Solved structure of RNA from Homo sapiens, 37 nucleotides shown. It was solved by solution NMR. Lineage of the source: Eukaryota > Mammalia > Theria > Eutheria > Homo. The entry is an ensemble of 10 models.

RNA sequence: GGGUGAAACGGAGGACUUCGGUCCUCAAGUUUCACCC
Numbered sequence: 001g002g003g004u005g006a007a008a009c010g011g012a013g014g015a016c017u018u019c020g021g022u023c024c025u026c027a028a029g030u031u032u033c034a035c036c037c
Stems, first nucleotide, its partner, number of pairs: 001037009011026006
Other pairs, nucleotide, nucleotide, family: 010027cWW017020tWS018020cHS
């Protein structure tokens, strides 16, 4: 020179909750990285 994945951050509704976390769903985006040849 080129191609490729990861991390964190936000909704509307119903329960346990130590309000940290978890159950049951209905759905769209962000911010920062790193790898492969």
Ziegeler et al. published it in Chembiochem in 2012: "NMR Studies of HAR1 RNA Secondary Structures Reveal Conformational Dynamics in the Human RNA".